mtSSU-2, nucleotides 1 to 214; mtSSU-4, nucleotides 210 to 349; mtLSU-5, nucleotides 1 to 142; mtLSU-1, nucleotides 1 to 109; mtSSU-1, nucleotides 1 to 102; mtLSU-4, nucleotides 1 to 73 from Polytomella magna: 770 nucleotides with solved positions.
The entry is indexed under mitoribosome, ribosome, mitochondria, polytomella, fragmentation, rrna, evolution, translation.
The entry has 104 different proteins, among them mS35, mS26 and uS11m.
The sample was in a buffer at pH 7.45.
Method: cryo-electron microscopy, resolution 3.2 angstrom. The entry became public in 2023.
The entry also models magnesium, potassium and zinc ions.
An Rfam search finds the family "Bacterial small subunit ribosomal RNA" in it. Its family is annotated with ribosome and structural constituent of ribosome in the Gene Ontology.
Tobiasson et al. published it in Nat Commun in 2022: "Structure of a mitochondrial ribosome with fragmented rRNA in complex with membrane-targeting elements".

Context: one part of a larger RNA, bound to proteins that are not shown
């Protein structure tokens, strides 16, 4: 730690500093309890299956608790353990959300947490990570490729926008030479939720002429 | 509508809906079983001149190589899931067929449940049971 | 079908075969959107007359045209489901063939049986 | 098996 | 015994001895075989066939006798001769009958 | 800031039960339809995809990444999970330990 | 002869069944064969010529033939 440190690098007749390297008092955390849709035309379920002992559980470098998550692993020893259990169907889960005096019911809009990236096992990646990183087998097209990113085709369907500008603003990578990247984004374009206006002239609005 | 009244069930006539069937055809469950995938775990060997020292170190790191060992994707097997049949039954429905009168009055044999027999069809017959049967002539 | 014969028919030109016209009333009336010869019916008459059917056939929408029953010369035996007679044909000796030869004889003759008859041998009247 | 004729002119 | 216009080993009894061998569990059924001697059928073996020139008159002979393929070897048992086997009947013997039921006949000197 | 009811069943009536309309909020189809400014939105398919594009910037041990920062952040869905999750409370040993200042 | 025989065939010409068919059948007239050797058509029971008592190295004829096979124009 918005910080020291250095036989390191780059810049100056104007000197202040960044750059790289590495540097924490114990050096990135682990358990349990309660809730949360149907369902008996699913009655038995479990044998690593439930307890116990002894090994193992690496990435070091205060000291002590007599080893300080765990059947998580291997051996051994005891018979236990569950029982609206097991098995099956449905469905991402909070909430904003619409109806109702409420109580209940249902699940388009902002934003949070989990899960996936054609399909299944694996390697890295531990602490904040795998759409655009790998291997290996299997579908579909054609040794290659999976748009469920943005725009945009083709088929299915009662019913799904443009193959657009732009980095000016906000956030976000990088760099001390003040730049450079960007389909997040901020603006157009199409589409009868909704809210406002306007579709008619008038002493050329006396808030006027002068 | 007002007994010239409602009213049951076969058989014949037209659609329409699920279900049973000798068999054929699909996928695959739970389950169980084999894996020479990729990987992991522990033996060899070669190797750097790579880190630590003045000093090949026996130590660490980063490869190459064969062997053993574990597990699994894949892969077979499966009830029976779903398509599908020749038949042979049931049910709904449908202005104005055919046979009988089974119930509603004491319905003209009171009426029903339960069980056997029996019969074109409603329905009849034995056994017990229920009122969901309303039932007027004492004493001596 | 062939082939012979007989019957009948026609050098006043038969038969085969060159040389020209197949005409006019008329494209005959009738039907018809067209018919004249030819889709279809009546009619089938007249006249020139060297020939001619109100065109036999092929075609043309109708047309034109050819060439035909008849036309002149030229050079030229035929014809006849009449009849008779001969020898052929109408589709497998499914093992492997009736001999050689063969365009002229019913003729004076002659060949030819266990028939007749001549020699001889047996049996019987 | 039959066997039917006398044909001498003599004194 | 005794006769035969009966047989002579394929006949004559089944038997020239045998009811024996042999077939059949049994009952039963039942052969062959004499002695001698160139038959037959039936196997071998067996073909042909050739020849050309001494000179010629006086031998023989008790007696008898004495020059010529009708047919291989074989196996088998016909055929011909004989009976110490049969077939038939005859003639002698010998077998046989009784009327009665414990009852008398039938005996030739 | 606070609860509203009709219509229907054929002899009257009274009771009990189905059944239908009115309110809001949300999408399509059938007739019609002038502009402009603006709010909240793109509600069926994890069905197959042609083509551009969406993450790259500094440096430099001889004009060059090989090296240091980043893709661990956006963006897209709802296959699969009934409990592996979601929502939420709870628990997890000392005076942070040495050293004569004699 | 008180015997034997009572399965017949076929050519030529009729009719009846059959199909005016059959080397079919069933009548009928003549023939041959059965029981008939010889000769001529190719072998040839039934067609055509003709009926073997027996021997011969004489003749003449039937039916059919008369350039070779095969005898004669």
């Nucleotide at each position: 730690a918005a910080a020291g440190u250095g036989u390191a690098c780059u810049u100056u007749a104007u000197a202040a500093a960044g750059u790289c390297a590495u540097u924490g008092u114990a050096u990135u955390g682990c358990u349990u309890a309660c809730a949360a849709a149907u369902a008996a035309c699913u009655a038995g379920g479990c044998a690593g299956u439930u307890g116990g002992g002894u090994c193992g559980g690496c990435u070091g470098c205060u000291a002590u608790a007599c080893u300080a998550u765990a059947g998580c692993g291997c051996c051994c020893c005891a018979a236990g353990c569950c029982u609206g259990a097991u098995a099956a169907u449905u469905a991402g889960c909070u909430a904003g959300g619409c109806g109702u005096a409420a109580c209940a019911g249902c699940g388009g809009c902002a934003a949070g947490c989990c899960a996936c990236a054609g399909u299944a096992g694996c390697a890295c990646a531990u602490a904040a990570a795998a759409a655009u990183u790998g291997c290996u087998a299997c579908c579909g097209u054609u040794a290659a490729c999976g748009c469920a990113g943005c725009a945009g085709u083709a088929a299915g369907a009662a019913a799904g926008a443009u193959u657009g500008g732009a980095c000016a603003a906000u956030a976000g990578c990088u760099u001390a030479a003040g730049g450079g990247c960007a389909g997040a984004u901020c603006c157009a374009g199409g589409u009868a939720a909704g809210c406002g206006c306007u579709a008619a002239a008038a002493u050329c609005u006396u808030u006027g002429u002068g | 509508c007002a007994c010239u009244g409602c009213c049951c069930g076969u058989c014949a006539c037209a659609u329409c809906c699920g279900g049973g069937a000798a068999a054929a055809c699909c996928a695959c469950a739970a389950a169980g079983c084999c894996c020479u995938a990729a990987g992991u775990u522990u033996g060899u060997a070669u190797a750097g001149u790579g880190u630590u020292u003045a000093a090949u170190a026996a130590a660490c790191c980063a490869a190459u190589u064969c062997a053993a060992a574990c597990a699994u994707a894949a892969g077979c097997u499966u009830a029976u899931u779903g398509u599908u049949a020749a038949c042979a039954a049931g049910g709904a429905u449908g202005a104005a067929g055919u046979c009988g009168u089974a119930a509603c009055a004491a319905g003209g044999u009171u009426u029903g449940c339960g069980u056997a027999g029996g019969g074109g069809a409603a329905c009849c017959u034995g056994c017990u049971c229920a009122a969901g049967a309303u039932u007027a002539u004492g004493c001596u | 079908u062939a082939a012979u014969g007989u019957g009948c028919a026609c050098c006043a030109a038969a038969c085969a075969a060159c040389c020209a016209g197949g005409a006019g009333g008329u494209g005959g009336g009738c039907u018809u959107g067209g018919a004249a010869g030819c889709a279809g019916c009546c009619a089938u008459c007249c006249u020139u007359u060297g020939a001619a059917g109100a065109a036999a056939g092929c075609g043309u929408a109708a047309u034109a045209g050819c060439u035909c029953u008849g036309c002149u010369u030229u050079u030229u035996g035929u014809g006849u489901a009449a009849c008779a007679u001969u020898a052929c044909a109408c589709u497998a000796c499914a093992c492997g063939c009736a001999g050689a030869a063969a365009a002229u004889a019913a003729a004076a003759g002659c060949c030819g049986a266990a028939g007749c008859u001549c020699g001889c041998u047996u049996g019987u009247u | 098996c039959a066997g039917u004729u006398a044909a001498a002119u003599a004194u | 015994u005794g006769u035969g216009a009966c047989c002579g080993u394929u006949a004559g009894c089944g038997c020239a001895u045998a009811g024996u061998a042999c077939a059949g569990u049994a009952a039963u059924g039942g052969a062959a075989g004499u002695g001698c001697a160139u038959a037959a059928a039936c196997c071998a073996a067996a073909u042909u066939a050739a020849a050309g020139g001494c000179u010629u008159a006086a031998a023989u002979u008790a007696a008898a006798a004495a020059u010529a393929a009708a047919a291989u070897g074989g196996c088998u048992g016909g055929u011909g001769c004989a009976a110490u086997g049969g077939c038939a009947c005859a003639a002698a013997a010998a077998a046989u009958a009784a009327g009665a039921a414990a009852g008398u006949u039938u005996a030739a000197a | 800031c606070a609860u509203a009811g009709g219509g229907u069943u054929u002899g009257g009536u009274u009771u009990u039960u189905g059944c239908c309309c009115a309110g809001c909020c949300u999408u399509u189809a059938g007739c019609u339809u002038a502009g402009c400014g603006u709010u909240a939105a793109g509600c069926u398919u994890a069905u197959a995809c042609a083509u551009g594009c969406u993450a790259g910037c500094c440096u430099a041990a001889a004009a060059g990444a090989c090296g240091g920062c980043g893709c661990a952040c956006a963006g897209g869905u709802g296959c699969a999970u009934a409990u592996u999750u979601u929502g939420u409370a709870a628990g997890c040993a000392u005076g942070u330990a040495a050293a004569a200042u004699a | 002869u008180a015997a034997g025989u009572c399965a017949g065939a076929c050519g030529c010409a009729a009719a009846g069944c059959u199909a005016c068919a059959a080397g079919g059948u069933u009548u009928c007239g003549c023939g041959u064969c059965a029981a008939a050797a010889g000769g001529a058509a190719a072998a040839a029971a039934g067609u055509c010529c003709g009926c073997c008592a027996g021997c011969g190295a004489g003749g003449c004829u039937a039916a059919g033939g008369u350039a070779c096979a095969u005898a004669a124009a």